[PDB]
Context: one part of a larger RNA, bound to proteins that are not shown
Molecule: 25S ribosomal RNA, nucleotides 3 to 419; 5.8S ribosomal RNA, nucleotides 1 to 158
Organism: Saccharomyces cerevisiae
RNA sequence: UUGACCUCAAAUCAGGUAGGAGUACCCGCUGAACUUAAGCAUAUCAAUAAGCGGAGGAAAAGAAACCAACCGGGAUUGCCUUAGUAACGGCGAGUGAAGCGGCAAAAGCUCAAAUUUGAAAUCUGGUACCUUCGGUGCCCGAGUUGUAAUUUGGAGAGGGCAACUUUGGGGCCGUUCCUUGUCUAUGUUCCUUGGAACAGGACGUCAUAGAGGGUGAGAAUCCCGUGUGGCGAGGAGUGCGGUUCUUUGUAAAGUGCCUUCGAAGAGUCGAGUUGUUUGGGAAUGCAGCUCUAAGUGGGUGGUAAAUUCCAUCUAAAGCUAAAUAUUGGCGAGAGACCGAUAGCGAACAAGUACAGUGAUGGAAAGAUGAAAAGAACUUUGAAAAGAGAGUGAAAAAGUACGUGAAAUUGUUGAAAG
RNA sequence: AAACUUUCAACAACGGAUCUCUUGGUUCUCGCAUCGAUGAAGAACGCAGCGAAAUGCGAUACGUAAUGUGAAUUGCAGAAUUCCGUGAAUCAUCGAAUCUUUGAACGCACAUUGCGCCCCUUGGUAUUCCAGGGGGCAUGCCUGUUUGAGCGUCAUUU
Numbered sequence: 001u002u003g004a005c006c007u008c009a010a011a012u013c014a015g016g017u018a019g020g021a022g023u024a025c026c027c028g029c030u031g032a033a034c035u036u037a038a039g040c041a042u043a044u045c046a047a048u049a050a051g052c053g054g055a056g057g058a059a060a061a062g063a064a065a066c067c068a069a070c071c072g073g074g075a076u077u078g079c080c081u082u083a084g085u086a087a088c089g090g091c092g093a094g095u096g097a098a099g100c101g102g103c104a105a106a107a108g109c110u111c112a113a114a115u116u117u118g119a120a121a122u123c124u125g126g127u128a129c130c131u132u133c134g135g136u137g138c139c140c141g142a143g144u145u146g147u148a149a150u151u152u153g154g155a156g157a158g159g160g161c162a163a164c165u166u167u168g169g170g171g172c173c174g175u176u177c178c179u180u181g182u183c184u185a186u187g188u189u190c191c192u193u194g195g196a197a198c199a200g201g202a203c204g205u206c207a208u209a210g211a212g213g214g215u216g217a218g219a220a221u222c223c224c225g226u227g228u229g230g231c232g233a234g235g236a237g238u239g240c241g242g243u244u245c246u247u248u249g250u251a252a253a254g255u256g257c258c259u260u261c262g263a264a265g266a267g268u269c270g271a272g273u274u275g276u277u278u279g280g281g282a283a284u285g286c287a288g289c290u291c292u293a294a295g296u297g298g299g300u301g302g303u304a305a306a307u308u309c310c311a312u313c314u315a316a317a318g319c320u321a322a323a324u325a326u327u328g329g330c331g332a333g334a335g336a337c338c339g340a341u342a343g344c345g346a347a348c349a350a351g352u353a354c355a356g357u358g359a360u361g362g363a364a365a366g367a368u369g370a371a372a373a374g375a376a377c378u379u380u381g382a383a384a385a386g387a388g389a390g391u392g393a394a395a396a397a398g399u400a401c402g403u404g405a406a407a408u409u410g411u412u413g414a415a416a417g
Numbered sequence: 418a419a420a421c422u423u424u425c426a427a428c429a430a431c432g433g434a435u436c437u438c439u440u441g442g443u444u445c446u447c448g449c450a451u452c453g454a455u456g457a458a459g460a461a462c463g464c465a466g467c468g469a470a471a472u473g474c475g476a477u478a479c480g481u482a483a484u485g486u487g488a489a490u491u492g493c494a495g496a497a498u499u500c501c502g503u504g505a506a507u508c509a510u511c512g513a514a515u516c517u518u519u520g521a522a523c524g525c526a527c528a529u530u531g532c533g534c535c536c537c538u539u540g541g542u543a544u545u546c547c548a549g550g551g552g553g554c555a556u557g558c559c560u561g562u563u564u565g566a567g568c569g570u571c572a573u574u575u
Stems, first nucleotide, its partner, number of pairs: 002572002005569001006567006013561006020452001025056001026054004036043001040090001066073002077104004087095002108319003111265001121147001122142002125139006156261006164254004168246008176236008187203001188219001189202004204221002206210001212224003270291007297314005329449007337442002354361002366438002374401001377388004402436001408430010459519003462475003466493002481513001483510003486506001524532002533554009
Other pairs, nucleotide, nucleotide, family: 001573cWW004570tWS019454tWH019555cWW020457tSS024057cWW024326cSS025325cSS026059tSS030050tWS031047tWS031049tHS032048tWH033046tHH034045tHS035044cWW037092cSS042092tWW043093tWS056058cSS057325tWS057450cHS058324tWH061076cSS062075cSS062321tHS063107tWS063108tHS063320tWH064074tHS065269cWS065298tWS066312tHS068070cWS068311cWS069301tWS075322tWW076323tWW081100tHS082099tWS083098tHH084085cHS084096tHS085097tWH086096tHS087279tSS089092tHS089093tHS097279tHS104323cSS105322cSS106321cWS107320tWS107321tHS112152tWH112264cWS113151tHS116146cHS117146tWW120143tSS120146tHS122147cSS124140cWW151263tWS155262tHS167249tWW175237cWW184228cWW185206cSS185209tWS193197tWH194196tHS194217tWS195216tSS196216tSS197198cSS197199tHS209210cSS209226cWS211225tHS215219tWH217218cSS237239cHS266294tHH267268cHS268293tWH268316cSS269292tHS277284cWW278280tHS282303cHS294297cSS303304cHS328450cWW338342cSS339347tWS339439tHS340347tWS340366tHS340439tWH342347tWH343441tSS343442tSS345350tSS346350tSS349470tSS350364tHH351352cHS351362tWS352363tWH353362tHS356358tHS356359tHS368372tWH368397cSS369371tHS369373tHS369394tWS370393tHH371392cWS372395tWW373391cSS373397tWW374398tSS375389cWS375398tWH376389tHS381383tHS381384tHS390398tWW391395tWH392394tHS392397tHS403435cWW404433tWS404434tHS405433tHS406432tHS407431tHS453521tWS454523cWH456520tWS456521tHS456522tWS456523tWW457522tHH458520tHS463478tSS464478tSS468470cHH472479cWW475476cWS477480cSS480514cWW480515cWS482511tWS487504tSS487505tHS488500tWS488504tHS489496cWW489505tSS526529tHS
C1' cells in the first nucleotide's frame, strides 16, 4: 500500500416482530390481617384476599433418575376409593397426603455426546420465471467455533454372512363436518252470550303435527310454527368411499446369524448452613451462600450413623391429542327459581340522572283501551277549567289514565259528650 | 240546641297496597374458540327533511358497495306506485370500502386543536421564503444489506 478476519457501530437501509385489551378457567411470583385457639405470641385463617408477570381453547402435566417389596406393576390427567387415615401439631385448637384397587381417556416420542471427509450432502435472503400457504433456476450470504443424512438406551453403531418382504405424490366425483335457503296436514260450518268468539252447545276433519307463539277473551284444525320427509346454495377438509393422472425403486424401510463396540447432559448431583414451605417426623420441596463429585457410576428404597448386600430406575437437554377446568366471550336449550320494595344496581334513553377535587359512590322510574275512537260542537269564564254534548263494552277507563287497600281528609247521615 | 270532638256507613279525596300481567332477572345443561401496530378495548367531537336521548354510523357520517328477499317506510312531510322489477325497505345477509380527533399510540409536544423536519407536486419572479394537495419521520429486538470504527488482529506491500 492493498485485501481479509475478529469485535463493535450507524442508516427514515430490505423484510419482520413485541407492547395494549380481556382475564371465568390456566402457569408462576409476591403476600396479609380480620378470624379460631373462649386471653396470646408458635399454630390457624392461608401456602388464601389484595399486588405483579405470562398463556390457550383449554392451560399445565406427560412417556420414570416412578411405584413397589408382589406371583410385582408401568407416561400424564380426572373421577370413585384409599381417609378424616399414616403423619404433623403450644401433640392444644387444628391440620393431613401417598402407593395399591375400580373406572373415564389412552399415544407416543425428539436432541446432545459419532469422521459426509471420495467431495456442507444443509439453510435465510435477492432476483427472474412459474401451476404461488409454495416450486425451479441463477446470485450474494449464513455455516467447519459444524448446517444435513445416520443413532436416543426400549437401544443402537461399525464390520461380515444369509435371505425374503413392504412403499410415493397429485387432480376429479360422492359421503362427512359446519354455515345457510326453500317446500311439505286438517273447519274460520251452524246456534247462544258478548264490543270482540279464541267461551258454551252441535256436527266434523288432521294427527310421525294436541310443543310454543300470534290474532278484539281458554284456538291442534284462522296465521306463523310444530311433526315427517324432500329439494337447493356456500364453504371447510382428505377424515374415507369411489374414479383418473403420474410409479417413487440404482431409492427407502423391516427381518435372522456371527463379530467388534456401545459416545448417554457439572458450579450440576451431592454436602453443610440459613430462610421458607410440606402430612414428610435427626429436615417434603424451593431458594440464597459455602463446599463441590463420579463412571461396574449416579439417584431412590419416608429414623441419623458406619459396614455388607439387594431391589429399582437412568437426573442435571426437548416435544406431544384425549379424558380435566371454566361467575369471561359467542351460540343454544331448560327450571317444583323471582314476579317490579322481588329478581342483577339496572324489566324503562342504567352504570343513566345525581354527589364528590379525586379514587369512587350511584338511585327512582313497568300496566288507558280491542282500537285514540285522546272528547267535534254549545255554553260560563281573562284563562286554567267547569257544565253540557259526544267517543267507548265501561270514562265507577280521560293520558294527574287497569284494579285502586290503609294511615290521613271533605261532605252527608246517625249517635254520645 | 248548635259549633266542636269522637265512632260507623255511603259518596268524594289523599296515597299507591292488593290482585292479575311480564320483550327482565337468576340458576342448571349443551356446543363453540374468534381482540390488537393490517392501529384493539376505551374516549372526544360530529353526522338525519324535521332528534334531546338510547341505538346506528364517520366529512362516503341513523350510512356506501355486494348478496338475498320481493314492495314497503310511517309521527308528519316528501318521494314512489314501469312495483310482471338489476327492485321498495330504520328489511335480512355481509366477503368490498369509507372509517374525523384520539387511544398500546408511533415526528416532538399536549391544562396548547402548540412546534418541527423529509420526498413528490401546484401557486406566488423561488434550491433557500410563504401557501395549497399528496406521501412520510417512535422505541426494543431478529435476519439480511450497505457504510464504517478499533496497532483487537492476519497477510501483503512500503